[PDB]
Context: bound to proteins that are not shown
RNA sequence: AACAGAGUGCGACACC
DNA sequence: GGTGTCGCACTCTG
Numbered sequence: 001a002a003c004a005g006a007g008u009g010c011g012a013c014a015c016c
Numbered sequence: 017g018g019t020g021t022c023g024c025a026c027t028c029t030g
Stems, first nucleotide, its partner, number of pairs: 003030014
């Protein structure tokens, strides 16, 4: 080495 | 070309 919630960027699996 | 589920960064609020 804990929790709930939030922001954004990237990836993976699957599906037509 | 289109379309659905996850996971991993960094960050914030309390």
An RNA structure, together with DNA, in which 30 nucleotides are resolved. Protein in the same entry: Reverse transcriptase/ribonuclease H p80. It was solved by X-ray crystallography to 3.04 angstrom.